This is an experimental structure of RNA, with 22 nucleotides shown. The entry is an ensemble of 20 models. It was solved by solution NMR.
RNA sequence: GGAGUAUGUGAAAGCAUACUCC
Numbered sequence: 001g002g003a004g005u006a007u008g009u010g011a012a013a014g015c016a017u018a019c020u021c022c
Stems, first nucleotide, its partner, number of pairs: 001022009
Other pairs, nucleotide, nucleotide, family: 001002cHS010012tHS010013tHS
């Protein structure tokens, strides 16, 4: 620090919270 899972936001993807991996 990225995807991912649940909540949330939202058409949505994207994204935060939280966990986690790497």
The 2014 paper behind the entry is "NMR structure of the 5' splice site in the group IIB intron Sc.ai5 gamma--conformational requirements for exon-intron recognition".